[PDB]
Context: bound to proteins that are not shown
RNA sequence: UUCGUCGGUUCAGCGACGAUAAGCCGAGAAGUGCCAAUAAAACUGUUAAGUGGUUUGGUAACGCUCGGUAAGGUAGCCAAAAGGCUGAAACUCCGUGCACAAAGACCGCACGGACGCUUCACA
RNA sequence: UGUGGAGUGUGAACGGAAAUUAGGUGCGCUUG
DNA sequence: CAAGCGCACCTAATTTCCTAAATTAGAA
DNA sequence: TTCTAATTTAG
Numbered sequence: 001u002u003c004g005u006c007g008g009u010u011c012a013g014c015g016a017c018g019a020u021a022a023g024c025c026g027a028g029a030a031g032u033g034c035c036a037a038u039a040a041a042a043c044u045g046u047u048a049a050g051u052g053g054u055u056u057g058g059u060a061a062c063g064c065u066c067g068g069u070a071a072g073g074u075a076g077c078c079a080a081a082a083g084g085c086u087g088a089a090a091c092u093c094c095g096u097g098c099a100c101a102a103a104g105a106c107c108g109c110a111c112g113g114a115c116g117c118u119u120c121a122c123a
Numbered sequence: 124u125g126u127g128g129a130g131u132g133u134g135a136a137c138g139g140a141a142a143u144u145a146g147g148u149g150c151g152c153u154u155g
Numbered sequence: 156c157a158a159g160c161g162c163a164c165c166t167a168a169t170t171t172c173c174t175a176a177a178t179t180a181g182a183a
Numbered sequence: 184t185t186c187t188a189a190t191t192t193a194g
Stems, first nucleotide, its partner, number of pairs: 002019006009136004013091001023069006031062002034058004042051003072107002076085003092114007115132002118129005138173018174193010
């Protein structure tokens, strides 16, 4: 000897990396709420009256809406310019081919060997 | 103890999606 | 801490599903 | 003219 990103998917390890990330920031107005104006459906009551609380525009506090933010590694030359060549980089090693000039997109795939290692079998 | 087949390249696994239902949690408000 | 209201975000339990045949249309 | 993707519905 904490969380998290990449390594095909989930859990765990490993390699690299980043973290004050349980951090920082922006725009806007469908809602909760605040400000202002207006007062529908329905019900009781003769009517009058009462209960009920409807619609519109603002502000911008919000567990308001939309969002943005860190994290693996990679090879140069030729031509004036298009293009051409070489073929680097990620979870064992070697050889041969296929495919690859910057990538959110590349670090891969097939075949043959070695080396571990999980099952089985025969001595 | 050895030998030979197979899978195997860090280990295990590899059937998921949507919806509804039920419970729980967090936040805000109110009462005690 | 207990009990309600509003909102949304997590788990589990349970079910259904995971077409296809026929016709048309645009490109060769 | 042939044919392979879309497009429409029956069940």